[PDB]
């Protein structure tokens, strides 16, 4: 860089 | 900025954040 994430009350 | 992965971009997974 680009696509996604448990988690978290909040994640540009 | 944390983890996993590459466009057909896996299962997972626990820390951490102005405020």
């Nucleotide at each position: 860089c680009u696509g996604g994430g448990u988690c978290g009350c909040a994640g540009u | 900025c944390c983890c996993c992965a590459g466009u057909u971009a896996a299962c997972a997974a626990a820390a951490c954040a102005a405020g």